[PDB]
RNA sequence: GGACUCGGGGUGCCCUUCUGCGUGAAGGCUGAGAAAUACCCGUAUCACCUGAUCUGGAUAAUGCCAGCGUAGGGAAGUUC
Ligand code: 2QB
Repeated sequence: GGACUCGGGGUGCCCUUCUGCGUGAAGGCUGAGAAAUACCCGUAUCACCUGAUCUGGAUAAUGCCAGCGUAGGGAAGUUC
C1' cells in the first nucleotide's frame, strides 16, 4: 500500500443582497471538505482535539498564514 468488515473527525469567517433591527437565506474568503450521506483519517513528527477568550503577521473578517508541534491526547482488527 491493496482487499474484507468496522470505526474516527471538522463545518468557521463577513467587505455585499433579500431586510430598517432581528433572524434565516443567497453571495463572498481559505481549504481535500465550511454539514455533503460528500471529503479527510484509523497507531500517528500530513485527520482532528487540548493548550486558546494564547503570541506574531496578514485580512473585510476568520488557524487565513505561521509559532505552539520532533508537544500531550486521538479512531484497527484480520489477511495478502
Ligand atoms: N482546520 N482547518 N481548516 C478549516 C476547515 C475546517 N473544517 C472544514 C469543513 N473546512 C475547513 N476549511
Entry title: Crystal structure of the E. coli thiM riboswitch in complex with 5-(azidomethyl)-2-methylpyrimidin-4-amine. The RNA (thiM TPP riboswitch) with a sequence from Escherichia coli has 80 modelled nucleotides. The model includes bound 5-(azidomethyl)-2-methylpyrimidin-4-amine (2QB). The entry is indexed under fragment-based drug discovery, riboswitch, RNA. The organism belongs to Escherichia, within Bacteria. Rfam match: TPP riboswitch aptamer (THI element). On this family, see Thore et al., J Am Chem Soc 2008: "Structural basis of thiamine pyrophosphate analogues binding to the eukaryotic riboswitch". About the family: Vitamin B(1) in its active form thiamin pyrophosphate (TPP) is an essential coenzyme that is synthesised by coupling of pyrimidine and thiazole moieties in bacteria. The previously detected thiamin-regulatory element, thi box was extended, resulting in a new, highly conserved RNA secondary structure, the THI element, which is widely distributed in eubacteria and also occurs in some archaea.